[PDB]
RNA sequence: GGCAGGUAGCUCAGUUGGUAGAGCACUGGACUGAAAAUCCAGGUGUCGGCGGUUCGAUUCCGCCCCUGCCACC
Numbered sequence: 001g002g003c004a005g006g007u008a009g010c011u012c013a014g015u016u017g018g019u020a021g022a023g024c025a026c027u028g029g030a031c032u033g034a035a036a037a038u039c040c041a042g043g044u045g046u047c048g049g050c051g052g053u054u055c056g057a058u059u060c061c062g063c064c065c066c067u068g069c070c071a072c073c
Stems, first nucleotide, its partner, number of pairs: 006065001009024004029039001048064005
Other pairs, nucleotide, nucleotide, family: 005066cWW007013tWH008009cHS008022tHH008044cSS014047tWW017054tWS017056cWS021045tWH024044tWH025044cHS026042cWW027041cWW028040cWW031036tHS031037tWS032034tHS053057tWH
């Protein structure tokens, strides 16, 4: 220099642009001598960063950050 992956604290899905999720940690209360389990619930998040186009961008495009691999000047 080119091609995938970036989503919670961790492990991972999500396309005709149209108002987001699982399983365990987090707070709070019911529970308790204390704690946990468990129940009600609900933060689980500017879905990399900065601009641009659009009425509106996780999605379209552009410049960059990170990680891993292929390729090598």
Shown are 73 nucleotides from a PDB entry: RNA with a sequence from Thermotoga maritima MSB8. An Rfam search finds the family "tRNA" in it. Clan: tRNA clan. It is annotated as a transfer RNA. A reference for the family is Hou (1993), "The tertiary structure of tRNA and the development of the genetic code", Trends Biochem Sci. From the family's description: Transfer RNA (tRNA) molecules are approximately 80 nucleotides in length. Yamashita et al. published it in Structure in 2015: "Measurement of Acceptor-T Psi C Helix Length of tRNA for Terminal A76-Addition by A-Adding Enzyme". Released in 2015, the model rests on X-ray crystallography data to a resolution of 3.51 A. Entry title: Structure of tRNA-processing enzyme complex 6.